The RNA (tRNA-Arg) from Geobacillus stearothermophilus 10 has 64 modelled nucleotides. Released in 2017, the model rests on X-ray diffraction data to a resolution of 3 angstrom. Taxonomically the source falls in Geobacillus stearothermophilus (Bacteria, Bacillota, Bacilli, Anoxybacillaceae). The entry also contains Arginine--tRNA ligase, not shown here. Crystallisation conditions: 0.1M Na3C6H5O7, 1.95M (NH4)2SO4. An Rfam search finds the family "tRNA" in it. Clan: tRNA clan. The literature on the family includes a 1993 paper in Trends Biochem Sci by Hou, "The tertiary structure of tRNA and the development of the genetic code". Its family is annotated with triplet codon-amino acid adaptor activity in the Gene Ontology. About the family: Transfer RNA (tRNA) molecules are approximately 80 nucleotides in length. Their secondary structure includes four short double-helical elements and three loops (D, anti-codon, and T loops). Further hydrogen bonds mediate the characteristic L-shaped molecular structure. tRNAs have two regions of fundamental functional importance: the anti-codon, which is responsible for specific mRNA codon recognition, and the 3' end, to which the tRNAs corresponding amino acid is attached (by aminoacyl-tRNA synthetases). tRNAs cope with the degeneracy of the genetic code in two manners: having more than one tRNA (with a specific anti-codon) for a particular amino acid; and 'wobble' base-pairing, i.e. permitting non-standard base-pairing at the 3rd anti-codon position. Entry title: Crystal structures of E.coli arginyl-tRNA synthetase (ArgRS) in complex with substrate tRNA(Arg).
Context: bound to proteins that are not shown
């Protein structure tokens, strides 16, 4: 320098894998 | 302690399309893998 997993509510974690208004559980 | 309400530009900018947290691009910025 290339590559390989990810970034989600004040924390921990959803969301049938590309479907309708992004859910619950602690803290407030 | 039991109803309820609050609580969000899904890091963030473009873009594919009837529709995006998902895909594709490029920033950011955590963790780890062979480098040099």
């Nucleotide at each position: 320098g290339c590559g390989c997993u990810c970034g989600u509510a004040g924390c921990u974690c959803a969301a049938u894998u590309g479907g309708a208004u992004a859910g619950a559980g602690c803290a407030u | 302690u039991c109803a309820g309400a609050a609580g969000g530009u899904u890091a963030g900018g473009g873009g594919u399309u009837c529709g995006a947290a998902u895909c594709c691009u490029c920033u950011c910025g955590a963790g780890c893998g062979c480098g040099c």